[PDB]
Context: one part of a larger RNA, bound to proteins that are not shown
């Protein structure tokens, strides 16, 4: 560490089947005021427009072009 | 001539951070070991050293070639860039001693042969 | 010159990273068993940071594998998460930490370190750009887009915090990462008001028309402001560095500066966010399922096997609490239901913690390798099993403490847990190992028993046919009834004999024997096993036995022999609606024997084998032992079979019971609803028939087992 339902006119026992919890990166139907935390491409390691995603050092060295 | 670029060489980082799980049933991973078969930038700690030379090379200037990516000619021009010589074995390995392990062998000493780095920067006096 | 400080070269040790090699640990098939040839191992030799077949040239020829190689198929792995009393089972988002990959393939380069997403370089497939000559790419980096899909985000702030790359700092980069948005996608917390308020208003819904119900609900009155709206007030998170003062140590001639310390100064992406305050107004904030039984919640109309519900079970065929509405009602709530997927319930794979006589299920039966188990007892050892202590088993997470967010979620501290974990000290009954002793378990030796137990080769009578021969005549023969058939070519009966083949009357009996199948005249010859006694010898030798091997009724197969009676298959006769059947008359294979095959039977006691233990009564087959009895026998005691009857126990029940189905260890063989299936594919096996292994879609909701 709870159980119920269903062979059978009834019954006992065997025995599948379901169904009563709980969980989930979920989807869907219908509804839907907030707030805190966390979550959020599971399929096609497909193919990918567009900015971004690693520089930096003139106190290592030569130039170079401005600023009166 | 202040301060601002702009790209050269040169140094470090890009081998972390960040994605993804396709591979892969494998010392991949998870645990306990072992390495007397091991390397390791930056970082700390130590005992050393950091002498003296040399020839370049972009950038720059022209210049070829291409459509474009971009190759290239020639002439120059530094360095913590590159190379040589010098001095360094404390490092390997011999070899002889001690000493010790778990078989190859492992520690110290001592000698002994061959060879082997480097660079300046800033800023005080 | 000469000193600070960054940097530079060399050897060392420390941290850290990284590399290897080994012990155990985590998947499905054998309807996968064979696989390996640098493959195994050695000699040198090269490589490498490093051991090594890493790689080569030789000499060997190993290696791995029923403790699952190899092949296949899936799968990144872990802390951990979901579920369970828990033993387990399912999972491996999100966080951590290993791994492995970056457009498909290869390769090296560089460098302490890649064989290196946002480097090379080749080749490839694929999008671009050419001036056709040659070029460029690579979102599994941050959003994005298109395309799959049932489905998963803003092409946003910021670099202030932390944390990294570079620098001597300022400081630059950072789509790490702090923030923001967008989805109820999840989990917490809080609302959509509160108090009083009618024998109880109006409407709805029902009604036995009285009333009931929704309902203290509502409305009326007092209130309140979590929120909302309006002003307004306003953090924390920053510590910093960098600078600018001055100290102290260490060093140095002095120095500037390096370590350290005290003060001043200096910086918010979020965002004027959280969060206070103050006014105003209940005002703008609930639904979703279910209510036939499981199962918490019932009535009214509509429809009439339609139209529709459904997890099972089953509603619905004109009076449905079950389908549709409505009013009530229950559950649960900012959610609710449906599907999907995992774990309970499921003892439904049973190690916790099931089972095989009739329900699923003991192999048809020995024999036996491997394995698994195993009497009694001294010492030993300690491998297992126990224990102690050390190290470790990351951090997070679950739990237990304990603080922090107004609670809670969520967040910090400090513990506990978790290894079939390593090393080491201890204990030693039990099981293992090791030296021993031991007889009761097994066997042998010795004396007996009894048998349809096998094989072989002989033999006997009865009786069927058949064949010969008298006899003798017209029927026999068959059936519920008849016919077919046989018989005047002379039957059947008779009576004599010959031939041949198969079976073994009587004895004979839940008797006998064997492993099972099976084994019946009688005699030899070979041969198995079995049981009582003895207690002389051995001394655990013993059970059990996947896999292999033997043996294995009919019927069936192949070769050669035989065939007397019987009879599939076939013929005719009959019955009958019709008989491809019972029935008749015949009759082939086959039934016998040899030798090889097959390898299955309700091969059944439907009850695997070993062993102990647990009331009696009574038969019966072989033995032993003693008491009596003149023997014969009769009494009692006892082994080992063979039955009946019947407690305890067991079992759904029927029954089972010392020959268990009861109580108990050991091994092995099996089973997990029904059908599909003993199918189908492969495989082995057989001549052949078929055998032996053995699924699956797909269906159903009961199949069944006793017994009323």
């Nucleotide at each position: 560490g709870a159980g119920a339902g269903u062979u059978u006119g009834a019954u006992c026992c065997u025995g599948g089947c379901u169904c009563a919890g709980g969980a989930c990166g979920a989807a869907c139907g219908c509804u839907g005021g907030c707030g805190g935390c966390g979550u959020g491409c599971c399929u096609a390691a497909u193919a990918c427009a567009u900015g971004c995603a690693a520089g930096u050092c003139g106190a290592a060295c030569g130039c170079u072009u401005c600023u009166u | 001539a202040a301060g601002a670029g702009g790209a050269g060489u040169g140094g470090c980082g890009g081998a972390c951070g960040g994605g993804u799980g396709a591979g892969u049933a494998a010392c991949a991973c998870g645990u306990g070991g072992g390495u007397a078969a091991c390397c390791u930038a930056c970082c700390c700690a130590u005992c050393a050293g950091a002498g003296g030379g040399g020839g370049a090379u972009a950038a720059c200037a022209c210049u070829u070639g291409g459509a474009a990516a971009c190759a290239g000619g020639u002439g120059c021009u530094a360095a913590u860039a590159c190379c040589g010589c010098a001095u360094a074995a404390c490092a390997g390995u011999u070899u002889a001693u001690g000493c010790c392990g778990c078989a190859u062998g492992g520690c110290a000493u001592a000698a002994g042969a061959g060879u082997g780095a480097a660079a300046g920067g800033c800023g005080c006096u | 010159g000469g000193u600070g400080u960054c940097g530079c070269u060399g050897a060392u040790g420390g941290a850290u990273g990284g590399a290897c090699c080994c012990g155990c640990g985590g998947u499905g098939c054998a309807u996968u068993a064979g696989c390996u040839a640098g493959u195994u191992g050695g000699u040198g030799a090269g490589g490498u940071a490093a051991c090594g077949g890493c790689u080569c040239a030789c000499c060997a020829a190993g290696g791995c594998c029923a403790c699952g190689a190899u092949g296949c198929a899936u799968a990144g792995c872990c802390g951990a998460c979901c579920u369970g009393a828990g033993a387990g089972g399912g999972u491996g988002a999100u966080c951590g930490g290993c791994c492995a990959c970056a457009c498909u393939g290869g390769g090296a380069c560089u460098g302490a370190g890649a064989c290196a997403c946002g480097g090379c370089c080749c080749a490839g497939a694929c999008u671009c750009c050419u001036a056709c000559g040659g070029g460029a790419g690579g979102c599994a980096g941050c959003a994005g887009u298109a395309g799959g899909g049932a489905a998963u985000c803003u092409u946003c702030g910021g670099c202030a915090a932390u944390g990294g790359a570079c620098g001597a700092a300022a400081g630059u980069c950072u789509g790490a990462c702090c923030g923001a948005g967008c989805a109820a996608c999840g989990c917490c917390g809080c609302g959509u008001g509160a108090g009083u308020g009618a024998a109880g208003a109006a409407g709805g819904u029902u009604u036995u028309c009285g009333g009931a119900u929704c309902g203290u609900a509502a409305a009326a009155c007092u209130c309140u402001g979590u929120u909302g709206u309006u002003a307004g007030a306003g953090a924390a998170g920053a510590a910093c560095a960098a600078g600018g003062a001055c100290g102290u140590u260490a060093g140095u001639a002095a120095c500037u500066g390096a370590a350290c310390g005290u003060c001043c100064c200096c910086u918010g992406a979020c965002g004027g966010u959280a969060u206070c305050u103050a006014a105003c107004c209940a005002g703008a904030a609930a639904g979703c399922c279910a209510c036939g039984g499981c199962u918490a919640a019932c009535u009214a109309c509509g429809u009439g096997c339609c139209a529709g519900c459904a997890g099972c079970c089953g509603c619905g065929g004109u009076a449905a609490u079950a389908c549709g509405u409505a009013g009530g009602u229950g559950g649960c709530a900012a959610g609710c239901g449906u599907u999907g997927u995992c774990c309970g319930g499921a003892u439904u794979u049973a190690u916790u913690g099931g089972g095989c006589g009739u329900a699923a299920a003991g192999c048809g039966a020995g024999c036996g390798c491997a394995g698994g188990c195993g009497g009694u007892u001294u010492c030993u050892u300690a491998a297992g099993u126990c224990u102690g202590a050390u190290g470790u088993g990351a951090a997070a997470g679950c739990c237990c403490c304990c603080g922090g967010c107004u609670c809670a979620a969520c967040c910090g501290g400090g513990g506990a847990g978790g290894g079939u974990c390593a090393u080491u000290g201890g204990a030693a009954a039990c099981u293992g190992g090791g030296a021993g002793a031991c007889u009761u378990g097994a066997g042998u030796g010795c004396a007996g028993a009894a048998g349809a137990g096998g094989a072989g080769a002989g033999u006997g009578g009865a009786a069927u046919u058949c064949c010969a021969u008298g006899u003798g005549u017209a029927g026999c023969g068959g059936u519920g009834a008849a016919a077919u058939g046989c018989g005047u070519a002379g039957a059947u009966a008779u009576a004599u004999g010959g031939a041949g083949g198969a079976a073994c009357a009587c004895c004979a009996g839940u008797g006998g024997c064997g492993a099972a199948g099976g084994c019946g005249g009688c005699u030899c010859u070979c041969u198995g096993g079995u049981c009582u006694g003895u207690a002389a010898c051995u001394g655990a030798c013993g059970c059990u036995g996947a896999g292999g091997c033997u043996c294995g009724a009919a019927a069936g197969c192949g070769u050669g022999g035989g065939g007397a009676g019987c009879a599939a298959a076939c013929a005719g006769g009959a019955u009958u609606a019709g008989a491809u059947a019972c029935c008749c008359u015949g009759g082939u294979a086959g039934u016998c024997c040899a030798c090889g095959c097959c390898g299955u039977a309700a091969a059944c006691g439907a009850u695997g084998a070993g062993u102990g233990c647990u009331a009696a009564g009574u038969g019966u087959u072989g033995g032993a032992g003693g008491g009596u009895u003149u023997c014969c026998g009769c009494c009692c005691u006892u082994c080992a079979g063979u039955g009946c009857u019947g407690c305890a126990g067991c079992a759904a029940a029927c029954g089972c019971a010392u020959u268990a189905a009861g109580c108990a260890c050991u091994c092995c063989g099996c089973c997990u609803g029904g059908g599909g299936a003993g199918u189908a594919c492969g495989a082995c096996c057989g001549c052949a028939a078929g055998g032996u292994u053995g699924a699956a879609a797909c269906u159903c909701a009961a199949a069944g087992g006793a017994a009323u």